[PDB]
Context: one part of a larger RNA, bound to proteins that are not shown
Molecule: 23S ribosomal RNA, nucleotides 10 to 561
Organism: Thermococcus kodakarensis (strain ATCC BAA-918 / JCM 12380 / KOD1)
RNA sequence: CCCGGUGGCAACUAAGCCGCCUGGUGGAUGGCUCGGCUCGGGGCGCCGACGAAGGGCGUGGCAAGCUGCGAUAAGCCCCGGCGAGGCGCAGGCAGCCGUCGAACCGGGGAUGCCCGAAUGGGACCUCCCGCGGCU
RNA sequence: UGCCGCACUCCCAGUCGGGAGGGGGAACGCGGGGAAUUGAAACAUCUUAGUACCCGCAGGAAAAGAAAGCAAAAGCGAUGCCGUUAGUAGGGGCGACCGAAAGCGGCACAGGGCAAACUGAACCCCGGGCCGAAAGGUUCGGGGGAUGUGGUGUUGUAGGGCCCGCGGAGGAGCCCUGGGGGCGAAGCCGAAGUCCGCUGGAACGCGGCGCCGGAGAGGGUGAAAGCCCCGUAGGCGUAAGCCCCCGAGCUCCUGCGGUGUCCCUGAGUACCGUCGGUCGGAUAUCCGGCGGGAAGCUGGGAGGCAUCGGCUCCCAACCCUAAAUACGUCCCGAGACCGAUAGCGAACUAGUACCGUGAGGGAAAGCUGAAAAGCACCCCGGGAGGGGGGUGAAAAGAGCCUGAAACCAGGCGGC
Numbered sequence: 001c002c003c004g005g006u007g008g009c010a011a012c013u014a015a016g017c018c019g020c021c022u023g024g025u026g027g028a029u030g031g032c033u034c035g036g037c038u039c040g041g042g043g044c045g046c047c048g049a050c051g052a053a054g055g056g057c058g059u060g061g062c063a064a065g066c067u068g069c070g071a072u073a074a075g076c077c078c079c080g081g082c083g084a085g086g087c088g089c090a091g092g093c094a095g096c097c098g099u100c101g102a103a104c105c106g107g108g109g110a111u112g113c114c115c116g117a118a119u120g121g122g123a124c125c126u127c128c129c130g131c132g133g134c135u
Numbered sequence: 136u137g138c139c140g141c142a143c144u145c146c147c148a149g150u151c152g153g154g155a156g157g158g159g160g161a162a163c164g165c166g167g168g169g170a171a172u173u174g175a176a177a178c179a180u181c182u183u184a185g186u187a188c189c190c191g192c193a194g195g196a197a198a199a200g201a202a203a204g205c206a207a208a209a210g211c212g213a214u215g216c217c218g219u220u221a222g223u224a225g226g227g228g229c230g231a232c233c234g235a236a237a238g239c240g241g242c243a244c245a246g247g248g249c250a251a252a253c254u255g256a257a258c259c260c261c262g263g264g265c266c267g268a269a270a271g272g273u274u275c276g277g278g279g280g281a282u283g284u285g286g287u288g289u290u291g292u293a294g295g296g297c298c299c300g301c302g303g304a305g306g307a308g309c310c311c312u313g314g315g316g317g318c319g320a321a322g323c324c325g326a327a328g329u330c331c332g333c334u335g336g337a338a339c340g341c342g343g344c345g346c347c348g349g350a351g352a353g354g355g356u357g358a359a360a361g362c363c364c365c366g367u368a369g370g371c372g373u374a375a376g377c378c379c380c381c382g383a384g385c386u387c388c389u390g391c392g393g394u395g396u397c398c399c400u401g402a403g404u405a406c407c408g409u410c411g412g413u414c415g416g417a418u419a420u421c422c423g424g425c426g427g428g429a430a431g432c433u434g435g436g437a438g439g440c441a442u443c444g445g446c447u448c449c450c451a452a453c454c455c456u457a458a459a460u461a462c463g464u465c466c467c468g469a470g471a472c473c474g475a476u477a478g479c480g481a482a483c484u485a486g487u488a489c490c491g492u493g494a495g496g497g498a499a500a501g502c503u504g505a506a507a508a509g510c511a512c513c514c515c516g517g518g519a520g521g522g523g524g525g526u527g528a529a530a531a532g533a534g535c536c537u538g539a540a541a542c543c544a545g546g547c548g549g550c
Base pairs, nucleotide, nucleotide: 016550017549018548019547020546021545022544023543024542030536031502032501035473036472037470038469039468040467041466043465044463045462046159047158054115055114056113057070058069059068061093062092065089066088076109077108078107079106080105081104085097086096087095120129121128122127130141131140132139133138134137143156144155145154146153147152163194164192165191166190167189168188174181178228204211205210215242216241217240218239219238225233226232246455247454248453249401253286254285257284258279259278260277261276262275263274264273265272266271291432293400294399295398296397297395298393299392300391301390306387307386308385309384311382313381314380315379316378317377318376322371323370324369328344329360330343331342332341333340345362346361347351353365354364355363406427407426408425409424410423411422412421434450435449436448437447438446489496490495509535512523513522514521515520
Other pairs, nucleotide, nucleotide, family: 025541tHS026540tHS027538tSS027539tHS028538tHS029537cWW033474tHS033475tWH035478tSS036478tSS042043cHS048117tWS049119cWH051117tHS051118tWS052118tHH052158tWS053116tHS058073tWS060063cHS060088cWH063064cHS064090tWW067074cWH075110cWW082103tHS084098tWS084099tWH084101tHS085102tWS132138cWW135136cWW142157cWH148151tHS160161cHS160194tWH162195cWW162462cSS163461cSS164197tSS169185tWS169187tHS170186tWH171184tHH172183tHS173182cWW175230cSS180230tWW181231tWS194196cSS195461tWS196460tWH199214cSS200213cSS201245cWS201246tHS201456tWH202212tHS203435tSS204448tHS206209tWS206447cWS207438tWS213458tWW214459tWW220237tWS221236tHH222223cHS222234tHS223235tWH224234tHS227230tHS227231tHS243458cSS244457cWS245456tWS245457tWS250289tWH250290cWH251288tHS252287tHS252295tSS255284tHS256283tHS258284cSS267269tHS290400tWS291450tHS292434tWH297394cWH298394cWS305306cSS305387tSS306307cHS310383cWH319375tHS320373tHS325368tHS326347cSS326350tWS326366cWH327361tSS334338tWH335358cWS336357tSS337357tSS338340tHS349368cSS350367cWS352366tHS356360tWH386387cWS400432tHS402430tHH403404cHS403428tWS404429tWH404452cSS405428tHS413420cWW414416tHS416439cSS419439cSS463465cHS473477cSS474482tWS475482tWS475501tHS477482tWH480485tSS481485tSS485499tHH486487cHS486497tWS487498tWH488497tHS491494tHS503507tWH503531cSS504506tHS504508tHS504529cWS505528tHH506527cWS507530tWW508526cSS508531tWW509533tWS510524cWS511524tHS516518tHS516519tHS525532tWW526530tWH527529tHS527531tHS
């Protein structure tokens, strides 16, 4: 190195099953807390026709919600304090106010739409309709 | 145009006007009306219960309150609250169950005024003219009032009035030109290392060396800080507003002791009977309705069935009254309280979004980093985006601390 035929093997197959790793999905656990609950204290304890509480509509340079204010509308005047920054929750773009004492704090004034006890008279839509007298 | 006034019900009035009320309020407060579930192992008296709920009326507190009482051989002395009296007396299909008070120990304290008898306009209010800090005086004009304004007087065998009389300290309050003190602010002051090495992005860490402390409570600051900052212990001051007292100006009636054949002291009330409710209240609790109905100071009431007699205690049927007590829609402090499915429903643009014709029902949702330093620049892609590069100690990239399990995809191992 020729072929042909065998009995155990080998070894690699797909879906699928178990487990580990890396990722995805999800939002537990831990740590945190300008919020709640409970006890004490007696601080304080009534508002309203001098138009209340409650409600509606408006109000910001750009502004939807909450908060604040009322056509002087996130604010107007004064007296004291504080002592430099300020323009609500709210980490923006443009700007403005302030040392002639702001913002903030205490006290005191002004403005204060409509409904509502709602009260000049009426309400199937928080809007309508009248009397006088003064100027 | 610019301005004021024009509701209803009522008081004072009066043909001018001056006043009051109405609505709101968590819990606490006063007065009325009043169930059923339930328990009794069924249920009707009972219980649930004078409860839930309904109606009316007030305030910062309300209500009560000054013995016609409690007691019992002794005495107490207005009301309200706390602890005991006591699961007792007592009620009750005497069942289930319900259920006090006096007394005792404490907190806190406080007592005043009408009606009448007697007097008889001596009185009150509003406006205008004056004085004043004012208490409040004084004048004109009006409204009330003899159907009584004011003065007096307010209690147990008593008090008061009248009547005799001796006495005549109402003088306590109020006004603040004056005055001192004190409370009482927003607000002020307030000790002591950022010393030297290592680690680290950053010391508040480790090691070493010092300091203050009447301050080593708490918090903040790029990690665990008495000495970096606020503060803390402790010293400070204070306008208005308020308390105290010295002074300032000013007010309305007035005691004591007793004598009296003189007067007075709360009426549909006390009390009886009956019906309904209520109570521990039982023949002896309180409330109301109906029928009767007194005495009245030589009088009246109570003492747990009624009545008679003793003794003891009191004087109703008219009014006011602080403190001690209850509550917390607000504020303050504290905690063997919870720590985001907890804790209030709500840690947040929450009684909001949203649902229902309407009464009414009712969520979810917290965390970048010391600092935004929140990704300049290039390639691909219609774009959302992907990939290279950058910031940062770290991507922790807003679809943001940590980042579990279930579940899914791929890779590895075994079948």